Shown are 732 nucleotides from a PDB entry: RNA (23S rRNA, nucleotides 1262 to 2017) from Thermus thermophilus. Among the 49 different proteins in the entry, which are not shown, are 50S ribosomal protein L18, 30S ribosomal protein S18 and 50S ribosomal protein L36. Keywords: Protein biosynthesis, ribosome, RNA, tRNA, transfer RNA, 30S, 70S, 16S, 23S, ribosomal subunit. Crystallisation conditions: 4% PEG 20k, 4% PEG550 MME, 0.1M TRIS-ACETATE, 0.2M KSCN, 10mM MgCl2, pH 7.0, vapor diffusion, temperature 293K. An Rfam search finds the family "Bacterial large subunit ribosomal RNA" in it. It comes from the structure "Crystal Structure of tRNA Proline (CGG) Bound to Codon CCC-U on the Ribosome". Released in 2014, the model rests on X-ray crystallography data to a resolution of 2.94 A.

[PDB]
Context: one part of a larger RNA, bound to proteins that are not shown
RNA sequence: AUGAGUAACGAUAAAGAGGGUGAGAAUCCCUCUCGCCGUAAGCCCAAGGGUUCCUACGCAAUGGUCGUCAGCGUAGGGUUAGGCGGGACCUAAGGUGAAGCCGAAAGGCGUAGCCGAAGGGCAGCCGGUUAAUAUUCCGGCCCUUCCCGCAGGUGCGAUGGGGGGACGCUCUAGGCUAGGGGGACCGGAGCCAUGGACGAGCCCGGCCAGAAGCGCAGGGUGGGAGGUAGGCAAAUCCGCCUCCCAACAAGCUCUGCGUGGUGGGGAAGCCCGUACGGGUGACAACCCCCCGAAGCCAGGGAGCCAAGAAAAGCCUCUAAGCACAACCUGCGGGAACCCGUACCGCAAACCGACACAGGUGGGCGGGUGCAAGAGCACUCAGGCGCGCGGGAGAACCCUCGCCAAGGAACUCUGCAAGUUGGCCCCGUAACUUCGGGAGAAGGGGUGCUCCCUGGGGUGAUGAGCCCCGGGGAGCCGCAGUGAACAGGCUCUGGCGACUGUUUACCAAAAACACAGCUCUCUGCGAACUCGUAAGAGGAGGUAUAGGGAGCGACGCUUGCCCGGUGCCGGAAGGUCAAGGGGAGGGGUGCAAGCCCCGAACCGAAGCCCCGGUGAACGGCGGCCGUAACUAUAACGGUCCUAAGGUAGCGAAAUUCCUUGUCGGGUAAGUUCCGACCUGCACGAAAAGCGUAACGACCGGAGCGCUGUCUCGGCGAGGGACCCGGUGAAAUU
Numbered sequence: 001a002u003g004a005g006u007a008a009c010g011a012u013a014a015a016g017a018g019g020g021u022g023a024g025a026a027u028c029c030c031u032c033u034c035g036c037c038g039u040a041a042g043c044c045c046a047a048g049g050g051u052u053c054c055u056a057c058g059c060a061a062u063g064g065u066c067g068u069c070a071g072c073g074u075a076g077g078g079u080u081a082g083g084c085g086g087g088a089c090c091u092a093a094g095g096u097g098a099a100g101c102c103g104a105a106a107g108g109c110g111u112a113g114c115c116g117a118a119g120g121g122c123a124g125c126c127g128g129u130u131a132a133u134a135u136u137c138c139g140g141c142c143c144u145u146c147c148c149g150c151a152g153g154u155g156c157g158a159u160g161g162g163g164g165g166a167c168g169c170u171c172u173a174g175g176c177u178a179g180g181g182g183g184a185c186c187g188g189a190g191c192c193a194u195g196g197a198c199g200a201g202c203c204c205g206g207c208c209a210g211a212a213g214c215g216c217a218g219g220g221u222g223g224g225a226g227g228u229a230g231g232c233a234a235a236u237c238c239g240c241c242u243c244c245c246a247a248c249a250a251g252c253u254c255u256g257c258g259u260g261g262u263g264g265g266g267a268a269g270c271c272c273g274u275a276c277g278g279g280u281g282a283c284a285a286c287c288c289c290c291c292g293a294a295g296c297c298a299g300g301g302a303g304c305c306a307a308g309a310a311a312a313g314c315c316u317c318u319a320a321g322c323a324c325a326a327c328c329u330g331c332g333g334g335a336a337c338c339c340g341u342a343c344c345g346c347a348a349a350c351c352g353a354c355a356c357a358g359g360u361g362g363g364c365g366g367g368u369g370c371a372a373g374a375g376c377a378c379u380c381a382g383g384c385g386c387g388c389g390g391g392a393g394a395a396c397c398c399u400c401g402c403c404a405a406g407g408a409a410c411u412c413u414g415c416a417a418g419u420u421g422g423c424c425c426c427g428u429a430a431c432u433u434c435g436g437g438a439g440a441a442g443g444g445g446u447g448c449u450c451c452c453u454g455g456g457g458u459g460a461u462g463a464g465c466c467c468c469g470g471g472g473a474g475c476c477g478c479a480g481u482g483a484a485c486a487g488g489c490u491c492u493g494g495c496g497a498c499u500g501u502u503u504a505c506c507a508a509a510a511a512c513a514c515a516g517c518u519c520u521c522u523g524c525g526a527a528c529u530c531g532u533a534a535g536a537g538g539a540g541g542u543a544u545a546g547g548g549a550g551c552g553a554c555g556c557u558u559g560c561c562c563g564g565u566g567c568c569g570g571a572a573g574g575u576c577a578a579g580g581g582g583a584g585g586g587g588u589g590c591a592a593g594c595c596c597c598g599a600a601c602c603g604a605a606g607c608c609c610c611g612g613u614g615a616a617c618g619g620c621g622g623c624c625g626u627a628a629c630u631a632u633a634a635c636g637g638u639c640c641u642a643a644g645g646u647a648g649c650g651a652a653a654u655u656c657c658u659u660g661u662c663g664g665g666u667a668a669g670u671u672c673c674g675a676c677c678u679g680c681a682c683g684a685a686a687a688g689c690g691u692a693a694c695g696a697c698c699g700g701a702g703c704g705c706u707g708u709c710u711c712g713g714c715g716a717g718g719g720a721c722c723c724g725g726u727g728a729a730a731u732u
Stems, first nucleotide, its partner, number of pairs: 001732001008726002015033006034385004042364004048344002052342001053077006062070002082143002084340004089120002094115003100109003124141005144336011155322002160317004168304005174297003179291005185206004190202002192199001207264003213259006220252002222245007230238002265286001269280004305308001350359002366379005388724004396719008405710002409708001414705001422446005431436001433553001447475012476480001488703007495695002500512002516551007528537003554690004559620003564617002566613005573608003579602002584597005621639005648682001649679001660676005
Other pairs, nucleotide, nucleotide, family: 002731cWW003730tHS004729tHH005006cHS005727tWS006728tWH007727tHS008064tWS010354tWW013384tWS014034tWS014385cSS021025tWH022024tHS022068cWS025068tWS026388tWS027065tWW027066tWS027387tSS036041tWS037041cSS038381tHS040042cHS040365tWS040381tWH046345tHS047345tHS047347tWW050051cHS051078tWS051079tWW054131cSS059061cHS059070tWH059072cWW061072cWS063355cWS065388tWS066387tWS071348tWS077132tWS078079cWH081341tWH082123tWS090311cSS091117tWH091310cSS093116tHS097098cHS097112tHS098111cWW099110tHS102533cSS103106tHS103532cWS108534tSS117309tWW119309cWS120311tWS120312tWS129134tWH130132tHS156326tSS157320tHS158233cWW158318tWH160233cHS161231cSS164313tHS165312tHS166311tHH167310tWH173298cWW177293tWH178292tHS184200cSS187284cSS188267tHS188268tWS189203tWS189269tSS193197tWH194195cHS205285tSS210261tHS212260tHS218297tSS218298tWS220253cWW234318cSS249250cHS249251cHS266284tHS268281tHS273276tWS294374tWH305307tHS323325cWS343349tWS344349tSS346361tHH347350tWH347360tWH352356tWS376484cSS395720tHS404707cWH404711tWW407409cHS407706tHS407708tHS408414tHS408415cWH408416cWW408706tWH410708cSS418705cSS420487tHS427441tHS428440tHS429438tHS430437tHS432435tWS433691cHS436692tSS477479tHS497692tWS497693tWS498514tHS502509tWH503507tHH503508tWH510653tWS515552tHS517615tWS522526cSS523542tSS524542tWS524543tHH526539tHH527538tHS527546tWS531533tHS531534tHS551685cSS553691tHS557684tWS558685cWH561642cSS562616tWH563618tHS564614tWS572609tWS576605tHS581600tHS582599tHS583598tHS589591tHS589592tHS614617cHS619643tWS626633tWS626634tHS627632tWH633634cHS633635tHS641643tHS645646cWS647683tHS650677tWS651658cWH651660tHS652654tHS654682cWS655657cHS666668tHS669671tWS672699tSS684687cSS707710cWH707711cWS
């Protein structure tokens, strides 16, 4: 190049118009109307990102179109802390690691210490200002350490002692606050529309922070004196005794919340010019009821078993030292570093090559109704209409709505879709492990109005305001959880007891797990696991414990075979390697010598052999005959084995022949259920046979209901088609 001006242009939440600007506008700014989110599609943190922030000037490219726009290009500006976070604080797992231990090297371990944090500790609240920062700047109000002074106290004093810090899960009381509802009361520009309303009318708003002192809730805590042998030195502390007085929160402290000197905020509407904020409303008012937390007091209380960090800060006790030191209390003055701070932050700025229908931890998350709620429908604040549009109104596809008569006839299968559906009240079977089965099933009620009436709650024993009830008349429609959210039910088999778990990305199951049962190993420097080692796990456990194996709730049970294999037990025997042992032989030497082989015999474990042991590996027969109708065979013979499958079950998740044969369901049934047994080829912890309850398991049936089907038809919207814009692909 082709496919080709083709498929697409990334959620069906939705757009229309007027006016600006501009070379150029569906696409940028503005106004009006419309739509969508609102336990968010709104706000605030944390991580991650790293300038994306604000502004001026720009549109080649980036933007699925266009762009005057932008998260893009160029430039300039912007991030302010003793009190927020982190560091000059602390410990966790874990890391590192002086002592020490080990390892051919490299390195591996390692009680002390050190490092290590959304956990412990620790002193800032409310407003205002910028185009862009603010608990950081500024205003008001309030705190913290250090350092040096003065003044008053006291034996001061540690990395050492003790105390505290210090802790689970479920459920919770009392009083508060956040937040919310109502108000005939207070404050406000305004407004009477279209038939009525000048009304206790509509609309909008009626707060925030705040030291000391108070007040209310609530949390922590006994005070004496003796004695002391324990807390690894020492203590007056703590611990343990023993006497007194308390037993109360009376008293001390400690928080929270109200109140508080003062400080600040302060709507709708109307007027303005914005890309938005500004002014007026305003001397704004700032008051009364009701609901009320899951948050606060907090280390509150009760219950339970699975029995619930550490260290510092802080209190205290003493040791060396020092007591002209030092430390505590009050008040002054001075000192107070380092790093973060923009913006995004459920997302077009993070993780997914993309402005990607995906993924992303914590807090706030209003109102009304529907039993409740963070559910659902609508809607405050606030934010959006998802960066291609305009037409059309074929097939077909997607998603959706309806359907005469029939209703599973569809199909491997009611797959799908329907029916059912909330709440209150009647009412519920087999069976059962007595809990259940249960929402069994099957029914009825459900709105609105008026009359009468019973309980609470907050107020005082009342009005109100708020929660729960009862009774009696009546009204309207097809229909009253009138919309949205909200089980179809039953009978009978298989398997698995059960909640759980699993093949991330085709299997969720009858597979794994599971309580429980049994076998077996392991006496503690345990067995076992990991590691060459040191070492570690086991376990700071000790047979009611630890490891391994299998079975797998529970019920009733789990037969026979020890010949082979395994494991266990056998100071006898056979065999058995190095070694010991040397009868005997060889080679060289003139020799003393030196060097070779080498039989008896002595020699482990293992194997052999002798026993045991099956919830150890495993295994658990053949052929003929026999009863006074046939038939069949309790009965017998015979062969072989280690023994010759017991009970229970059986055409089975097992059955070949097979759609076995009877029975049941049906008009009709290779499936299903009940039986029979000829079990090709069940059977007892690779458990056997059962079991209530349980299940997104798998089979069979019936009711109910339906577009599944007879058999289709119509309607809706997103595409498909046509027009403008951008414009791929495998293939060839």